[PDB]
Context: bound to proteins that are not shown
This record gives sequence, structure tokens and C1' cells, in this order.
RNA sequence: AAGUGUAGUAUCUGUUCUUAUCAGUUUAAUAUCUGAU
RNA sequence: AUGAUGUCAUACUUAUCCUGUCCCUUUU
Repeated sequence: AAGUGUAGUAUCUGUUCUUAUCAGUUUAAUAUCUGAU
Repeated sequence: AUGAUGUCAUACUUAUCCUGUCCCUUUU
């Protein structure tokens, strides 16, 4: 060995669902979520 | 073997942006 602020985007590091079913919301469908065994 | 999660760093884009005012509140 110099940058200030206003909005938004991505790639990096750490964690979690072998829960059998039923009903609903939601989803293109999953998923997630909400109640019972 | 794509992903979801979100404290905490990083690159980017908007030809983004530094004298902006109380010229207007004058209520009791």
C1' cells in the first nucleotide's frame, strides 16, 4: 500500500427428513404445512 | 449423485448516486 450510499442477483463454509398410515390446504404434480391412529 | 435452509464473507448489474434542503409548518 484508501473510496460514499441506494435496490437486486450467485457462487463458497456449518446443520435436517427411512415415520407406517388417514383427511385437508397448496402444488401442473410432488414437496412443504396443518389435525388423528 | 442436482436441491431446500439461512448468520457470515465474495463478484456483478442497473451510463444508480453527494451541496440536498426547509419557497412554504408559522395551529396556541